Method: electron microscopy, resolution 2.67 angstrom. The entry became public in 2025. This is an experimental structure of RNA (23S rRNA, nucleotides 1405 to 2142) from Pyrococcus furiosus, with 711 nucleotides shown. NCBI's taxonomy places the organism under Archaea, Methanobacteriati, Thermococci, Thermococcales, Pyrococcus. The depositors describe the entry as "Structure of P. furiosus 70S ribosome in RsmB deleted strain". The reconstruction used 91,960 particles. An Rfam search finds the family "Archaeal large subunit ribosomal RNA" in it. A reference for the family is Cannone et al. (2002), "The comparative RNA web (CRW) site: an online database of comparative sequence and structure information for ribosomal, intron, and other RNAs", BMC Bioinformatics. Primary citation: Garcia-Campos et al., Cell (2025), "Pan-modification profiling facilitates a cross-evolutionary dissection of the thermoregulated ribosomal epitranscriptome".

Context: one part of a larger RNA, bound to proteins that are not shown
RNA sequence: GGGAGUAGCAGCGUAGUCGGGUGAGAAUCC
RNA sequence: GACCGC
RNA sequence: GGAGGGGCCAGGGUUCCACGGCAAUGGUCGUCAGC
RNA sequence: GUGGGUUAGUCGGUCCUAACCC
RNA sequence: GCC
RNA sequence: GUAACUCGGCGCGGGGGAAAGGGAAACGGGUUUAUAUUCC
RNA sequence: GUAC
RNA sequence: GCGGGGGUAGGUGCGGCAACGCAAGCC
RNA sequence: GGAGGGUGACGCCUCGGGGUAGGCGGAC
RNA sequence: GGCCGAUGAGGCCGGCUAAGCGUAUAAGCC
RNA sequence: GGGGAGUGC
RNA sequence: GUAAUGGCGAGAACCGGGUGAAAGCGCGAAUGGCCCCCCCGUUAGGGGGGUUCCGC
RNA sequence: GAUCCCUGGGGCCCGUGAAAAGCCCUCCGGGAAUUC
RNA sequence: GAUCCCC
RNA sequence: GCGACCGUAC
RNA sequence: GAGAAC
RNA sequence: GACACAGGUGCCCCUGGGUGAGAAGCCUAAGGCGUGUCGGGGGAAACC
RNA sequence: GGC
RNA sequence: GAGGGAACUCGGCAAACUGGCCC
RNA sequence: GUAACUUCGGGAGAAGGGGUGCCUGCGGGUGCGUAACC
RNA sequence: GCAGGUCGCAGUGACUAGGGGGGCC
RNA sequence: GACUGUUUAAUAAAAACACAGGUCCCAGCUAGCC
RNA sequence: GAAAGGGUUUGUACUGGGGC
RNA sequence: GACGCCUGCCCAGUGCCGGUAUGUGAAGCCCGGGUACAAC
RNA sequence: GGGUGAAGCAC
RNA sequence: GGUAAACGGCGGGGGUAACUAUAACCCUCUUAAGGUAGCGAAAUUCCUUGUCGGUUAAAUGCCGACCUGCAUGAAUGGCGUAACGAGGUCCC
RNA sequence: GCUGUCCCCGGCCGGGGCC
RNA sequence: GGCGAAACC
Numbered sequence: 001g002g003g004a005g006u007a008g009c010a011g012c013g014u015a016g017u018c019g020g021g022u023g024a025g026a027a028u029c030c
Numbered sequence: 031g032a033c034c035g036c
Numbered sequence: 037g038g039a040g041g042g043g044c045c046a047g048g049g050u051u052c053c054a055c056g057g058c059a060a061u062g063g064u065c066g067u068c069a070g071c
Numbered sequence: 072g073u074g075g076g077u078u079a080g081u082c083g084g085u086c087c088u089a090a091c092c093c
Numbered sequence: 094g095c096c
Numbered sequence: 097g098u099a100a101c102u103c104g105g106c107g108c109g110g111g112g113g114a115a116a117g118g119g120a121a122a123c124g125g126g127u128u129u130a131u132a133u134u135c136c
Numbered sequence: 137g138u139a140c
Numbered sequence: 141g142c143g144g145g146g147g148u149a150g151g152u153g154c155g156g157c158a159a160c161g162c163a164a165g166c167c
Numbered sequence: 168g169g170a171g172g173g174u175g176a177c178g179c180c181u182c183g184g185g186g187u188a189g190g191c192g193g194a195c
Numbered sequence: 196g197g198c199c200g201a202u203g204a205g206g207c208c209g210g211c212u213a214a215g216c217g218u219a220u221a222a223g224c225c
Numbered sequence: 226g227g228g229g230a231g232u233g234c
Numbered sequence: 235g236u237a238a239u240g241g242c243g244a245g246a247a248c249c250g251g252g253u254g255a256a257a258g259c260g261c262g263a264a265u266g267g268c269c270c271c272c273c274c275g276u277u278a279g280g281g282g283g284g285u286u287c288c289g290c
Numbered sequence: 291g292a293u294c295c296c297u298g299g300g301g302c303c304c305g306u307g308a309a310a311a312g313c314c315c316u317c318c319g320g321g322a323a324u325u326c
Numbered sequence: 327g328a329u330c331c332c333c
Numbered sequence: 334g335c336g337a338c339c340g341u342a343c
Numbered sequence: 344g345a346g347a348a349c
Numbered sequence: 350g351a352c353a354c355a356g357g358u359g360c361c362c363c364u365g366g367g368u369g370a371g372a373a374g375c376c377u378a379a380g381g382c383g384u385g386u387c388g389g390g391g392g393a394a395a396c397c
Numbered sequence: 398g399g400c
Numbered sequence: 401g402a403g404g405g406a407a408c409u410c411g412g413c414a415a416a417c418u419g420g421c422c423c
Numbered sequence: 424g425u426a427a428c429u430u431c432g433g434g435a436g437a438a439g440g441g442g443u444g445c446c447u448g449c450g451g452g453u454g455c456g457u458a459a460c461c
Numbered sequence: 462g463c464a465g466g467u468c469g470c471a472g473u474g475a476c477u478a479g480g481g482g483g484g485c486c
Numbered sequence: 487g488a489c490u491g492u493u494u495a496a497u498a499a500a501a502a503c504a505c506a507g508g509u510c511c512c513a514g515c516u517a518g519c520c
Numbered sequence: 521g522a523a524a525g526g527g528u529u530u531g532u533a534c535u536g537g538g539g540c
Numbered sequence: 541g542a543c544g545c546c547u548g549c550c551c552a553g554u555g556c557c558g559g560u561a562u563g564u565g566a567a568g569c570c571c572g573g574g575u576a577c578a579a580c
Numbered sequence: 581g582g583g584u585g586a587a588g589c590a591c
Numbered sequence: 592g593g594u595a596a597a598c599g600g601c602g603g604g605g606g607u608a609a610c611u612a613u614a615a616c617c618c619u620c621u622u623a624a625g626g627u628a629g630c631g632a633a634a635u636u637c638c639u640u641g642u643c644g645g646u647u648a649a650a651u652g653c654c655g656a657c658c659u660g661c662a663u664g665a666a667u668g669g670c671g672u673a674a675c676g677a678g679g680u681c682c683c
Numbered sequence: 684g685c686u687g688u689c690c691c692c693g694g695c696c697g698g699g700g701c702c
Numbered sequence: 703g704g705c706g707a708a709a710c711c
Base pairs, nucleotide, nucleotide: 001711002710008705009704016033017032018031020030021029034383035382036381041363042362043361048343051342052075053074054073055072057071061069062068080140081139082340083339084338086118087117091112092111093110094108095107096105097103123137125136126135141335142334144333145332146331147330151326153162154161155160166321167320168318169317170316171315172314173313174312178302179301180300181299182298183297184296185295186294190290191289192288193287194286195210196208197207198206199205211266215261216260217259218258223253224252226249227248233242234241267285268284269283270282271281272280273279303307349357365377366376367375368374387703389702390701396699397698398696399695400694401692403690404689407688412685420443421442422441423440428433430542444467445466446465447464448463449462451461452460453459468472481683482682483681484680485679486678487675491503492502508540509539510538511537512536513535518528519527520526543671544670545669546668548601549600550599553598554597555594556593557592559591562590563589564588568584569583570582571581573580602621603620604619605618606617629663630660641657642656643655644654645653646652
Other pairs, nucleotide, nucleotide, family: 003709tHS004708tHH005006cHS005706tWS006707tWH007706tHS008063tWS009063tHS010698cSS012346tWW022026tWH023025tHS023067cWS026067tWS027387tWS027388cHS028064tWW028065tWS036040tWS037039cWS037379tHS038364tHS039041tHS039364tWH044359tWW045344tHS050076tWS050077tWW058069tWH060071cWS062353cWS070347tHS075130tWS076077cWH079082tHS079341tWH080121tWS083115cSS087310cSS088114tWH088309cSS090113tHS097523cSS098100tHS098101tHS104524tSS117308cWS118310tWS122138cWW123213cSS127132tWH138214tWS148163tWS148328tWH149164tSS149165cWS149327tHS151323tSS152324tWH157226cWS159251tWS162164tHS163328tWS165322cWW175311tHS176310tHH182237cWS185256tSS187292tWH188291tHS200204tHS212263tWS212264tWH213263tHH214262tHS220255tWH222254tHS222297tSS225251cWW228247tHS229246tHS230242tWS230243tHH230245tHS231243tWH236238tHS237299tWS238299tWS241246cSS255296cSS264266tHS293372tWH303305tHS305307cSS343348tWS345358tWH346385cSS347384cWH350354tWS369373tHS374476cSS395700tHS401687tWH402691cWW405686tHS405688tHS406412tHS406414cWW406686tWH409411tHS419478cSS424438tHS425437tHS426435tHH427434tHS429432tWS430432cHS430672cHS433673tSS454458tHS469471tHS488674tWS489505tHS493500tWH506541tHS508596tWS513517cSS514532tSS514533tWH515531tWW515532tWW517529cHH521523tHS521524tHS542672tHS546665tWS547666cWH550623cSS551597tWH560561cHS560562cHS560590tHS565587tHS574579tHS575577tHS575578tHS595598cHS596666cSS600624tSS607614tHS610612cWH614615cHS622625tWW626627cHS626664tWS627665tWH628664tHS629669tSS631658tWS632641tHS632659tWW633635tWW636638cHS641656tWW647649tHS650652cHS665668cSS687691cWS
């Protein structure tokens, strides 16, 4: 290199949502 | 910050 | 919620605190962090 | 990445000895 | 350490 | 004693051996971003 | 500040 | 804990039948 | 300086008594 | 005293106190 | 220290 | 006499008295900690009250 | 009202559940002490 | 000359 | 009046 | 001081 | 323990209210957390 | 995995 | 989870039934 | 209310049967108490 | 512990919470 | 198989092991066994 | 165990050691 | 291999223990041979 | 070559 | 020579008669003795799913018994046994 | 006695599967 | 929508 942009990112405690802020950039920071 | 949860 | 809470050994050895950051690390992202 | 942080006569080692070792 |  | 030793060993003299055994003595308020029976 |  | 400077108890003091209460000499 | 005594100094099971943390109810 | 509650009834929060000094009994024993 | 008990207390 | 076992002429009932723990009480100690209220509030601050009992 | 403290009973062992420093008391001899 | 009181 | 050495962050 | 500091 | 490993070391010391015999199960206060860490969609099936 |  | 109740299976594996307290 | 067996201690919670909530009051135990627990 | 009243299919209503008996090695 | 208990850490938890009890053997100390 | 010395032994037949 | 009732016969075989009169039984020692001494 | 001949075997 | 709760062994015929089988008591020889009390198709049994009885409508199972024990047995113990068991096994 | 072990399998819940 | 392998060939 083909396998492959595929398996895995479930099982023992299934956890986030709404406004505001920051910041070039926010599901994941306050 | 509030609400909902473990 | 008889510990996933509180206190403190051995072991770890600066991982502790503030500020400034996101090239790499973090099973995704990251302005966040034991980076 | 850059700077800082551990203040003891009373807390513990330090003292005694046990199993045991030199 | 002596033995 | 062993060929010998850094090896094996009884008996004497000396030393070690516990950060949960024994064992002198302190508590409260405040303080730092980070230390508290320790700093005031 | 107050004690050992 | 160690050392030091005063004062005092004691060295030479007492109360209880008693259990005992006492500051109750120093190296 | 020495001797003696005490304490240091102790196992397992179980129960009574006194106390303190902690908790409950009432008033203000 | 404060908050919630209807500025009803009721509920919830706070009403705290170290070492060291002085001081007595309980059981046991005497 | 006082006290001196049992058909017991 | 004990919850129970138990104690007594080798000294029991019953009287007084001694030594004896954990604790509580007083100082420490209210100016400290906690709760609350008010004047200031651009910012930075300054004051006034409660902090008491009972029964399990 | 404690599993946290103090204090006493009782029961079990063919099982017996540490030592030393240290601390307190008493007693023995030794040494000074009298305007000490 | 203190296991007692003050420094 | 004097009380040394070492540990004390998380 | 541990379901991320062993 | 090669790891930000569901193991081991440390369950090593401690546990408010109600029900209840209870340090059980369940709910809850204090304290902690949303980091036992990829999210979004769906009659969106069969199958596990 | 569960009713 | 109707009716039946081990006809399943090597074997009642798994699940279900009972369940605390008082008399 | 409880069987065979038995090492007499057990088997034993054998087996089997009945009751169980809430509300309104009474009575009993210990207790000073209409406190607290049954 | 006792008496009465009363509700539901169900009163240890959730949670917690043994199924049992008879032979043989 | 008496019972409680122990076992092949990682395919065997058992009737296997142990146990209290029974019985046999060596030895009087510089012994017997190692 | 090579020896020196040693375990049972801070023991002594109700004991120490060895089988089923 | 708790506990209850019991555990019979056999010593020829193997093993263990005691005796060992008798046979065998290594070295050493003694005797004869041999070797000018030994080996044998 | 023979005598003595322990333990061990034979017995 | 002793010694078996030391290792281990505990057969075979001659036979057996009386009733038909049965042979049971019972006598004798090869080598030391010829398996006693108990238990038995058993975690031991080859033939084997042995035979009989119970359990089912039906039984290579399970329980009781028989003995023909290929190849049970007294301390490598025999038999029995209450209580106990995440032991194996059958039934309601 | 009890029961989806079976006659004889059928629904529903959450996690994957799928985008 | 993202991070992103291996057994094997």